Context: bound to proteins that are not shown
Molecule: 16S ribosomal RNA; mRNA
Organism: Escherichia coli K-12
RNA sequence: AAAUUGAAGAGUUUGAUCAUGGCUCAGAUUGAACGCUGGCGGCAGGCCUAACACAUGCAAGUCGAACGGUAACAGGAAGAAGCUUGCUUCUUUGCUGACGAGUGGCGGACGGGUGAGUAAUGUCUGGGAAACUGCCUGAUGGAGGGGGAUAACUACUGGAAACGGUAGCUAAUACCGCAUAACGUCGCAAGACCAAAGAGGGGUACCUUCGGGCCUCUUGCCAUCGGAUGUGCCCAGAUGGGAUUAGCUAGUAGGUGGGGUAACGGCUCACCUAGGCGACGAUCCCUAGCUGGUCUGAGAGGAUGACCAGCCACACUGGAACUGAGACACGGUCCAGACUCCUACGGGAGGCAGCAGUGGGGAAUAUUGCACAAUGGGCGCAAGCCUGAUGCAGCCAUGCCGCGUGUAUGAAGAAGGCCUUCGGGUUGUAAAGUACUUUCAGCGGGGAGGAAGGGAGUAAAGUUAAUACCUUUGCUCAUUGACGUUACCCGCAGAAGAAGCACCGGCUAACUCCGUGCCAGCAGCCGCGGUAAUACGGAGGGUGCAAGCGUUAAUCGGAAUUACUGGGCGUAAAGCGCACGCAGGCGGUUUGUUAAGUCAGAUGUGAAAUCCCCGGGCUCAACCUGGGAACUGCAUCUGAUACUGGCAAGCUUGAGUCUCGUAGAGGGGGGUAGAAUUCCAGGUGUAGCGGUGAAAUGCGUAGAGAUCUGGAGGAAUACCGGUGGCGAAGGCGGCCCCCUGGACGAAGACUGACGCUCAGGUGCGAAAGCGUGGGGAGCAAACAGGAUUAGAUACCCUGGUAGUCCACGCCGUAAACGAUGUCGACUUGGAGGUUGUGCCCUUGAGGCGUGGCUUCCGGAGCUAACGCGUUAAGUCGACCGCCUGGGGAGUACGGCCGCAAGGUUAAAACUCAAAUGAAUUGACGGGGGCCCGCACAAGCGGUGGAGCAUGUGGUUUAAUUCGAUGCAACGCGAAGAACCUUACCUGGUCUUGACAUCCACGGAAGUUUUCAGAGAUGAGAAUGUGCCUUCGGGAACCGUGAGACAGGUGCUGCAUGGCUGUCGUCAGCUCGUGUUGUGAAAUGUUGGGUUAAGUCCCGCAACGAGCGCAACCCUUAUCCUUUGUUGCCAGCGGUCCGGCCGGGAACUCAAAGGAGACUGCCAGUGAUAAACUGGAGGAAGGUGGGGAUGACGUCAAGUCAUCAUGGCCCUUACGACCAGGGCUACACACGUGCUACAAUGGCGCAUACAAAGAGAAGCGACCUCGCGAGAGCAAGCGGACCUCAUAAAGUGCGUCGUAGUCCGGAUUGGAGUCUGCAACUCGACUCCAUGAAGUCGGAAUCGCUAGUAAUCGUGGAUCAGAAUGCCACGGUGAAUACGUUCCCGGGCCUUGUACACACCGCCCGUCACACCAUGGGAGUGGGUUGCAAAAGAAGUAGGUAGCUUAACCUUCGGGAGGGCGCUUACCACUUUGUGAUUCAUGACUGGGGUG
RNA sequence: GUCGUAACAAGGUAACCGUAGGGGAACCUGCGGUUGGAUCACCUCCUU
RNA sequence: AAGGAGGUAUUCAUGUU
Repeated sequence: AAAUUGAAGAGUUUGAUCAUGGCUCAGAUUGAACGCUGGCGGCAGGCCUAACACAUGCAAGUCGAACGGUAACAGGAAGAAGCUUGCUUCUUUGCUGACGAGUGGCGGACGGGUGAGUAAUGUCUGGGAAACUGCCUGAUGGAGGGGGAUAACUACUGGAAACGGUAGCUAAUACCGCAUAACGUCGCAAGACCAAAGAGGGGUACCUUCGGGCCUCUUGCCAUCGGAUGUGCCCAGAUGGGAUUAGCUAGUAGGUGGGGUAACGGCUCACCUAGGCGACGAUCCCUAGCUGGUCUGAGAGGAUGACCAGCCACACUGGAACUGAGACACGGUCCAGACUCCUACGGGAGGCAGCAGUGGGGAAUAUUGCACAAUGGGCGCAAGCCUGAUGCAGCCAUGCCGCGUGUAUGAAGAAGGCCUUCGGGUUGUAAAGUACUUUCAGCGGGGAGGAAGGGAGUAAAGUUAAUACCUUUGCUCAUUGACGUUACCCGCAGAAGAAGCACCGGCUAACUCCGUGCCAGCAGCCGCGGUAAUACGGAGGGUGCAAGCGUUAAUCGGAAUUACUGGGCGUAAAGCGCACGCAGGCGGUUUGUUAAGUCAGAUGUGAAAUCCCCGGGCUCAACCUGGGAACUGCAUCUGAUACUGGCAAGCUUGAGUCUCGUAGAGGGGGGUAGAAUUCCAGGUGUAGCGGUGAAAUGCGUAGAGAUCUGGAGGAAUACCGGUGGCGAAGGCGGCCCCCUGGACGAAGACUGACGCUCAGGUGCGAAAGCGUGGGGAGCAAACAGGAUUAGAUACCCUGGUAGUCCACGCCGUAAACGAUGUCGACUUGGAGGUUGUGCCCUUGAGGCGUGGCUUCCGGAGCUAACGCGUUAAGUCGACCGCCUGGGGAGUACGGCCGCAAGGUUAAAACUCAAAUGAAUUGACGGGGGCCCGCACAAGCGGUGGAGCAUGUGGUUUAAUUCGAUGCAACGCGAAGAACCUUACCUGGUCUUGACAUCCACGGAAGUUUUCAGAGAUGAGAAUGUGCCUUCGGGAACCGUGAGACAGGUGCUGCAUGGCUGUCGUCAGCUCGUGUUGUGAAAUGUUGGGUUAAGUCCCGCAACGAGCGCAACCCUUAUCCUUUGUUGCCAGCGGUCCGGCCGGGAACUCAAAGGAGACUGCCAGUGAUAAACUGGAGGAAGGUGGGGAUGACGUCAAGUCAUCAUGGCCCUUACGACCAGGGCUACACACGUGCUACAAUGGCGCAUACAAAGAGAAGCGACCUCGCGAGAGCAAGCGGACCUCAUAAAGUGCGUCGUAGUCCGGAUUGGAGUCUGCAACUCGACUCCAUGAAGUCGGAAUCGCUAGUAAUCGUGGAUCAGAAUGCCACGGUGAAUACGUUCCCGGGCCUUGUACACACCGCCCGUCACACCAUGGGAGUGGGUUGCAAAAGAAGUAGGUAGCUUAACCUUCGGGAGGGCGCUUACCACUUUGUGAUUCAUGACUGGGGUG
Repeated sequence: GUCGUAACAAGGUAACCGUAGGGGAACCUGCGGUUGGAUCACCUCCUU
Repeated sequence: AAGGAGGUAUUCAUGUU
């Protein structure tokens, strides 16, 4: 050199969007626990809970070189037994090595454990002065001479034991004097006073009582001054929460003096002073060992204090001292208390929060292990002894780190599994097979390092008198490891012994099948599960980690979600209702000075470990380790002077004062005016007034209301009056006077920063309310009555008390709002209002400036958007207040205030995952504008009353088949039920089938018949041989058998296709590109006109296009061309007078092709436009009339019974067939129609005028018969030819004459016709007879705008027969529309919405039930104190006449001093009473929340 | 579950804030305040 | 109550009335 390389988001509110805002997840970590699983090793870690109780072992001894001494043991010496001839064997001797017990010294205050207490008499950092300090160490000196005891021991004795008691003996480095005395203590000095210990190793000579003296060395002892270490004390700063703890303190604060401490000090006492602490948080309450550090974080921060290290506190609980250098003492003493144990009941013993271990508690944490080999500690000269410190081992995946569970090859892509579109795919090179390797585990062999020392010898130095002894330094000899079957190395064998856990809907990497069916269950959030579940279980496959993997708990992160870095407060939570103002915060400008803040440098310190950088050692890593960096800090010193602060002087721009004026509903007090209401008195006058949507209550004949006159009283001030004015806000409104505040303008003069903001505090503060006393017209809670309504404790009406008013007090809250704190500075504009003022000729009401306040619009900029925008919500500065999801809750408790009502301050449990703001697209509105439609209005005709036809509901039935059932089902499917159709019922029958294909087998198919049977079927009997014919045999067709299969009008239209209805032939629906918006979206498509129309024109950030509208298609209205039969007949000829026949293509008509109509032309209105109104021509005029044509989509609309079709279901029946019945019932209800109720008619006679269609198993003429329906015969005709086929209403004549009729035709009886196998149930029609109801139909309701309604007939489909229905055709042929107020449906624009499934919406609160938490709470118990007394164990201190006593003194008697005893002071436990306090429980009791 | 329909549109008596009284209940009424309400040109002249 | 005109509304001699 290096010691910063640092920062991710996602899900979830909504129909969708943005913002705000909570909740949840993805990460890291742990002394962890639990579940599943589990091979090895290394290094760490391992009761977080009960400072709960402890059995048992261990955690403190050592010195014979201090001493008396021998209980030992051993060895010797002497005596002696047998004398093994020297060993056995009993004695003597501390004689020697050593040593139990004892005195003495030192250590037991270290080491180890725990975190209860302690919020500061503790910790951390930095400073000090008034101290002591064993062992270690430096210096200087001493180290003389005596004494009296006491253990041990002996004797006796008490006790159960523990433990003692009395009498004798003995020693010392035990103890006590005397001498000695300094640089020691006291004292100013002079002076006075103070100590001690020896032991051991040798030793030439000298001496000796033969021990020793003596010499030397080693070590120990005493004194003083130092050092080092340790400890005590002091100060400053830092070191949790709560103000719902604001006052605390009498030794308390200070002083003087005594006492005490090693030392300073109220440390203690006496006196004196009256202080001290506290908003910079005292006191009190709750919690807590502190730090280096650890985890997390980009950092700042946040959480935390296990292990390691430093400090503090504690040792069963509460006190106390003793010994000591050091303790108020973990394994010491005394006392008290509780508990446990022994007891002879008299009494005693004990303290694991030392190491193991036990019980207990708990989700949960280890062995009653080995060694002092190493490091360190105690004692010793040393050897050595002791050491649960320590070193190791055991157990546990608790954590971190490393390794293994094999490697390569191997497609037949094996088998099996799972999925499958049945092709295959996947598991999958995966396995097996083949070839290799042996880490680790297992077995065998070797093998470091942790060991340095210590002991014997030396040999040299020291030393001495000595070559003794001793010390030091060398050299030899042997030695010393708990771990330890060590680490490590070598060999053996064989893939051999070794993989699990979670997850796979999104967040979030990883999908399929099966089982189940809102069940079982899952879930961190969003959610999932109601029959195809990638979300529940199982399986296959996959993903992520891996000897671990998940879950739970806990901290930080994400969370900018407490924001210092780094947020906000107009509407989302958040500006106090407003002001004044103390503390506090901040401070215009110039100079000087100081150096406090600030900056620079240096010094000291900031322990080590940890973190980081560069290295080193374990085979790597974890781990260990060297050096640095860092420890952001604190203190001191030296500098700098820009800024901030202090001090000094200034300055004028901020602030304020004065001079002159201006405007104002600013405030207080007192008068006064007019209008009006009410009441009173009187006059006039008479029957109503009053009130409502309509009424009633109420008032009036005693005279109301109305009208006039007079009087009383209260309250409020029309017009002016104004998004005008004034005030800090609340608020202020006739006029006048008195008192009074503020603002602004002009010019100057003056002071010279005197300023801004403001927690507590103080004041003001609408309305309602309260207290006292007045007043009381009007109005009006409560209340009374009348109404309304299902109810009406209301809205409405008639009354009406408090109150509203006044005086004085209290209250102190409002959407007290500009939902916008105050002050200041800067930043484009426009239009106003109000109030000053300057100048320009005021050219007259004017023109140009310059202030103050105020309303609107708008640019940049800001904002989530809405919007704000010089009066900011823009860009900034100073100060203050407030917010942290929604509910609970501005609630509970406590405090303060209040007469009270209540106000203010202000939580928690619990509960939800949202609550919210702005804006967007729809729908809706008893919002607004505009427009249209037989929607209404104007008219005509109906339905609803009657009878009948028909459909539905209901009921009935054996069955009355099924479906459609607001508009948009109900003459609907069904354009046609006697049989059939038929799907339904009753029976009778069939089972590969009535219907299809495949195979086998036998027969041509087919005709004729019979009997049984209701038929279906049976059973039979006659005619049958055909085509093909590869002559091999086939095909068509029938019959039998087997199965595969058929079959279902069985269910789901909410699995579907197709088709249809409906809004609605309404005018709309969109898209591309562009542009606007953060975005959902908007624009185009809106706006001005016009149209039937989003039709067209004009404008416009839109420009274009598409699906719709319109046109293209059909038909009708006029004409032209072409053609002329079956159609036509004008002019020609004939006529039976018929277009019928010659003839004619003139006309009608028949089709085919064309023309024509386009607001094209004219005039007017108009935006100079589109268009509209008229009118000319024209057959037709403004879409000429009618039809077909139905945008995007809505209604899970209708249809599984047309069909098709997914799933499901039945298969001798849910399918198959046959006969009878039913779909036609009948108390009743509804819908759609027909015929009538008559004279605008019925009947009779005569007579005229259509169009469009159908016809071969058909239409059927003429003629004959029948009263008729019809019958017989029968031409014609696939048809402009023939038939159906006479149109009716109409017209003319007659009759009926207003009746239940000559109206009406139901119903019934009799007779018939036709279709059909067959008219009983159940057809149609005809004739005769009969002749119901019904006399124009309530509420209500339907259709129609012109050839329409109304009325009159005709045809067709379906069909053997069977229309009043349906679909078409023509005849006759109206009335009315002023208009859009109202109903209904729709369209366009706009506005509100708490709705989004969309008003058939959403939502709120009593009460009922369930569950949860919480408040109050008589008490009942416990912890905890405060105070008032009582009480006083042990200990210490003081006193002491009683008892006793070795060291000293004594004249021998005693004295001094001490001890015991007694006594006083302090004081723990304890008792009593009284308060405060918390915890548990709690009768009862309050509301709340969730469902 | 029961009772009602208070709020959301002018929610059918506009809503809300403070306060007082009353009521089974959402609530009603009085007094004052706000717009966080919908509708909602105004004036002048003339015409029926 | 309905329709028309002007404006943000008046100057528009007084007199007359």